[PDB]
Context: bound to proteins that are not shown
RNA sequence: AUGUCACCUCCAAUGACUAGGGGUUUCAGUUAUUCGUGAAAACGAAUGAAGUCACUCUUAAAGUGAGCUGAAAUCACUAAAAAUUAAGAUUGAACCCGGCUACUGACUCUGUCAUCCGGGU
DNA sequence: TAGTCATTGGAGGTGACAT
Numbered sequence: 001a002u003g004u005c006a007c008c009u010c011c012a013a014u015g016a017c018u019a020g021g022g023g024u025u026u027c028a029g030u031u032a033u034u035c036g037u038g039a040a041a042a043c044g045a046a047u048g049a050a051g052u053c054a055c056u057c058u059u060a061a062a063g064u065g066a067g068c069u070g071a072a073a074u075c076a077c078u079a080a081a082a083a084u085u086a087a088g089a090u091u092g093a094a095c096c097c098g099g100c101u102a103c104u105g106a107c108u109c110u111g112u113c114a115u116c117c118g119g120g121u
Numbered sequence: 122t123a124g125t126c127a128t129t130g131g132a133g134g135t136g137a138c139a140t
Stems, first nucleotide, its partner, number of pairs: 001140019023074008032047006052066005086091001094121006104114004
């Protein structure tokens, strides 16, 4: 020097759990009332939220579109839940059940639980 | 985007032996 092995620190790449917040779509609701503060233009509050525009056409009313708001759905078979957005030649990952004989982990450490082990889907 | 937890590879080191 480079080959193993064990440690240490960085860098990069993984994949695993827990999620968060917007989107999009479906279904509704809304196209405003009341009150008090103003002569009033307007303001604020209460109705769970939202409550604002535009084309059509008797003018009203209506139709239609948009916005806004709230739920819901956001791969299918497909469901209690698991798998389900990878790969298929093989698999891997996930999740559940049992166990603490025992490899690993967390504790309150004779033990219980589990991401562990065995099995199953 | 946010936490957390592991792994693999490499780089720089320390220690052992063995080509």